Shown are 136 nucleotides from a PDB entry: RNA (tRNA scaffold,CVB3 Cloverleaf RNA) from Homo sapiens. It comes from the structure "Crystal Structure of Coxsackievirus B3 (CVB3) Cloverleaf RNA with tRNA scaffold". Rfam match: Enterovirus 5' cloverleaf cis-acting replication element. The literature on the family includes a 2001 paper in EMBO J by Barton et al., "5' cloverleaf in poliovirus RNA is a cis-acting replication element required for negative-strand synthesis". Rfam's curators write: This family represents a cis-regulatory element found at the 5' end of Enterovirus genomes. It is annotated as a cis-regulatory element. Keywords: cloverleaf, base-triple, picornavirus, tRNA-scaffold, RNA. Crystals were grown from: 100 mM Bis-Tris, pH 6.5, 48% polypropylene glycol (PPG)-P400.
């Protein structure tokens, strides 16, 4: 200097040669069962 | 991690969530009885139930997005076309 690929949720990646962008891990609440624990004020 | 206190007992020793309580057992007693025993209250512990909390698990939902950046084409772009930035590799220096 030139060739080939990607770059997206907080992270890893999806996402039919265009037709409202998602999964898991997370995060946040709810539902639960299994185990463990149990009186109050404290420093 | 460690001190005071509230309470319950069968103790100077031992227990604790029960406004949610049931079964059993054992204290104390109340009555009753083919004198064996079992009912009613209370009570110590033992299980069940309920309450709360912690964790695990499995589900159910909601915020969480400039699709790397600017343009263009397209009724319709993260997905297509151009350039630029950056991260990977390869051929050369």
């Nucleotide at each position: 200097g030139c060739c080939c690929g990607g770059a997206u949720a907080g992270c890893u990646c999806a996402g039919u040669c265009g037709g409202u962008a998602g999964a898991g891990c997370a995060g946040c609440g709810g539902u639960a069962a299994a185990a463990c624990a149990g009186c109050c004020u404290g420093u | 991690a460690c001190a005071g206190g509230g309470c319950c007992c069968a103790u100077u020793g031992g227990g604790c969530g029960c406004u949610a309580g049931c079964a059993c057992u054992c204290u104390g007693g109340u009555a009753u009885c083919a004198c064996g025993g079992u009912a009613c209250c209370u009570u110590u512990g033992u299980g069940c139930g309920c309450c709360u909390g912690u964790u695990u698990u499995a589900c159910c939902g909601c915020g969480g997005g400039u699709c790397c950046a600017g343009g263009g084409u397209u009724c319709a772009a993260g997905u297509c076309c151009c350039u630029g930035u950056u991260c990977g590799g390869g051929c050369g220096c």